[PDB]
Context: bound to proteins that are not shown
RNA sequence: AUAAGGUGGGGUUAGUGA
DNA sequence: CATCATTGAGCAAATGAGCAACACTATTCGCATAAGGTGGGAGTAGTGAGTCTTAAGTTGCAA
DNA sequence: TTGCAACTTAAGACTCACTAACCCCACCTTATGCGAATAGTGTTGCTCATTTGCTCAATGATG
Numbered sequence: 001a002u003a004a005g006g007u008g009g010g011g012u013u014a015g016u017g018a
Numbered sequence: 019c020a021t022c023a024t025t026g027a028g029c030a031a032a033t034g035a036g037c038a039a040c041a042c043t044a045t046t047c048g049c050a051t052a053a054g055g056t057g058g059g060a061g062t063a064g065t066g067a068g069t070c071t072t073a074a075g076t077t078g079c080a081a
Numbered sequence: 082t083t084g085c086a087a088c089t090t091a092a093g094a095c096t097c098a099c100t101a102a103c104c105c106c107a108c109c110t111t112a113t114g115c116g117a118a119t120a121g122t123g124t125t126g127c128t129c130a131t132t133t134g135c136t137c138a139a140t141g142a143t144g
Base pairs, nucleotide, nucleotide: 006108007107008106009105010104011103012102013101014100015099019144020143021142022141023140024139025138026137027136028135029134030133031132032131033130034129035128036127037126038125039124040123041122042121043120044119045118046117047116048115049114050113051112065098066097067096068095069094070093071092072091073090074089075088076087077086078085079084080083081082
Other pairs, nucleotide, nucleotide, family: 032130cWW037127cWW
C1' cells in the first nucleotide's frame, strides 16, 4: 500500500448405503 | 616554451536540528464533609463415560 | 475374643468430547472544593553539523 479486527451469541454450507 | 584542462583541496554562506535555562500555567493529587444509616446475592437444576482417589464398611484370621 | 490387615464398595473430583467455511449483531459512567505540587510548555539566547558554490594549486597534455 491508511481498512482495518478481540470476545460472546445466532443463522447457514459441505461431509455413507448394508 | 607556454597554457589549460584536469585533478585535489578546502572554504563561506547558509540552514536544519538542537540545547539549556528560566518562566510561567494546566493539570493532577490529596485531603474533608458531624442527628442517623451496624450480616449478599445470584447461585442451575436436560450429560455421559471413564478413571483415579479416598473413605468407609466388612471380614478373615491370628495371638 | 478381639484387634487388624485386607478386601470390597461407594462417593467424589477431573477430563473429554469432528473438520473447514460464511453471514449478522452486541460489546462497558458520577462530589464537591481547595491548595499544593508537578509537569508541561513557552521563550529565548545560544550551538553544531552539513551541502553547494566556488577558489587555489599543480601537472602532464597539448598548442
Shown are 144 nucleotides from a PDB entry: RNA with a sequence from Enterobacteria phage P21, together with DNA. Ions in the entry include magnesium and zinc. The structure was determined by cryo-EM at 4.08 angstrom resolution and released in 2019.